About this RNA: Primary citation: Ren et al., Cell Rep (2015), "Structural and Dynamic Basis for Low-Affinity, High-Selectivity Binding of L-Glutamine by the Glutamine Riboswitch". The RNA from Synechococcus elongatus has 61 modelled nucleotides. The entry is indexed under riboswitch, L-glutamine, bound-form, RNA, RNA BINDING PROTEIN-RNA complex. Bound small molecules: glutamine (GLN). Released in 2015, the model rests on X-ray diffraction data to a resolution of 2.3 A. The PDB entry is titled "L-glutamine riboswitch bound with L-glutamine". Crystallisation conditions: 0.1 M HEPES-sodium, pH 7.0, 40% (v/v) 2-methyl-2,4-pentanediol. It holds a match to the Rfam family "Glutamine riboswitch aptamer (glnA leader)". Its family is annotated with glutamine binding in the Gene Ontology. A reference for the family is Ames and Breaker (2011), "Bacterial aptamers that selectively bind glutamine", RNA Biol. Protein in the same entry: U1 small nuclear ribonucleoprotein A.

RNA sequence: CGUUGACCCAGGAAACUGGGCGGAAGUAAGGUCCAUUGCACUCCGGGCCUGAAGCAACGCG
Repeated sequence: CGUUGACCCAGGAAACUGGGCGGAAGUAAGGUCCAUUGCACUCCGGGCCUGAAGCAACGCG
């Protein structure tokens, strides 16, 4: 990334549509060094190092 599916949410009489949900990514996260006592709910400071995962399976990378 594909297929066939499971479960949750919104909408819909329904079919289903949109999320949750895969190679996502040098992301979330972790160690350290520096900085920070800061009132938010729409992630989110900087350096170096390390670094995942969709819910199941099979296929592909």